[PDB]
Context: bound to proteins that are not shown
DNA sequence: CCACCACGCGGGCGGTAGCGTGCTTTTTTCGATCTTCC
DNA sequence: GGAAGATCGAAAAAAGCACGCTACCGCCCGCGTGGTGG
C1' cells in the first nucleotide's frame, strides 16, 4: 500500500 | 470579447458509413425434405 | 391427397481454455454549460 487490461519473465519428465 | 476552472448528466464512435476475418464442444432451433398416414 | 410427425443435416448460440509468483507501462468518464477573471 486499492483495484482492472496489456507486456515480458520465473519454477514445472530429466 | 475570450479562455481556464467547476458542476451535473447521459451511454458505441463517430460519422453526412462502418468497424470483423487463425478453436473446440456441446445444445438448441429451424428449412427442407419426407413420410406416412386417414 | 393434404397435413401431422419425423428426422436430417446444417447452421447459430453458449461456455471453457492449469497453478502459483514477480516487474513494467496505462487506465480508473467526460463533454457540455455555467462562473468567473483579465
Nucleotide at each position: 500500500u486499492g483495484g482492472c487490461g496489456g507486456u515480458a519473465g520465473c519454477g514445472u519428465g530429466c
Shown are 90 nucleotides from a PDB entry: RNA with a sequence from Escherichia coli, together with DNA.
The depositors describe the entry as "backtracked E. coli transcription complex paused at ops site and bound to RfaH".
Released in 2024, the model rests on cryo-EM data to a resolution of 3 angstrom.
The entry also models zinc and magnesium ions.
The sample was in a buffer at pH 7.5.
Zuber et al. published it in Nat Commun in 2024: "Concerted transformation of a hyper-paused transcription complex and its reinforcing protein".